[PDB]
An RNA structure, in which 32 nucleotides are resolved.
C1' cells in the first nucleotide's frame, strides 16, 4: 500500500 | 428523555 475478521470512541440509519 | 438489536459512515484497537 492492502484483503478478512471481531470490538470499543464518535456520528447516522433501520428494526423493537 | 432513554432501553436493546442490525447496518452503513469516519476515527480507534485486537487477531488473521
Nucleotide at each position: 500500500g492492502u484483503g478478512g475478521u471481531c470490538u470499543g470512541a464518535u456520528g447516522a440509519g433501520g428494526c423493537c

Notes:
Crystals were grown from: 1.7 M ammonium sulphate, 50 mM cacodylate buffer, 15 mM magnesium acetate, pH 6.0, VAPOR DIFFUSION, HANGING DROP, temperature 293K. Released in 2008, the model rests on X-ray crystallography data to a resolution of 2 angstroms.